[PDB]
Context: bound to proteins that are not shown
RNA sequence: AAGCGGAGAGGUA
DNA sequence: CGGCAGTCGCCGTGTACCTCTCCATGAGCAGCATGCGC
DNA sequence: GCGCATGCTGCTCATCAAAGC
DNA sequence: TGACGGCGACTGCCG
Numbered sequence: 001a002a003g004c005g006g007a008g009a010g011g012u013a
Numbered sequence: 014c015g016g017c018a019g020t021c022g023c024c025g026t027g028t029a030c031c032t033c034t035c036c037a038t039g040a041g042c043a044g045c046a047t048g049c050g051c
Numbered sequence: 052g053c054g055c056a057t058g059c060t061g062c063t064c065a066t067c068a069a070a071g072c
Numbered sequence: 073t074g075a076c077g078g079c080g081a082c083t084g085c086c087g
Base pairs, nucleotide, nucleotide: 005036006035007034008033009032010031011030012029013028014087015086016085017084018083019082020081021080022079023078024077026075037066038065039064040063041062042061043060044059045058046057047056048055049054050053051052
């Protein structure tokens, strides 16, 4: 004494 | 009956890390707030 | 001056949607 | 509306 799931875009080896 | 060939559907397609933005609507149904009439 | 009526506005609820690709 | 190979069921369709 209190929260932490999905979609997309761009990068490193 | 007996084959038969195409066609359609489902399965799979490398590993670990970093930064950013956005996430349902329309129309209905009250609930007032203001103007108008007596 | 009070009562009545009409128009912004908050709140609320639905899944059977399909023209797009 | 710019994926493509592998594998099997199956389904009408010809013969």
An RNA, together with DNA: 87 nucleotides with solved positions. The entry is indexed under Transcription elongation RNA polymerase pausing NusG cryo-EM, TRANSCRIPTION. It comes from the structure "M. tuberculosis RNAP elongation complex with NusG and CMPCPP". The sample was in a buffer at pH 7.9. Released in 2023, the model rests on electron microscopy data to a resolution of 3.1 angstrom. The entry has 5 different proteins, among them DNA-directed RNA polymerase subunit beta, DNA-directed RNA polymerase subunit alpha and DNA-directed RNA polymerase subunit beta'.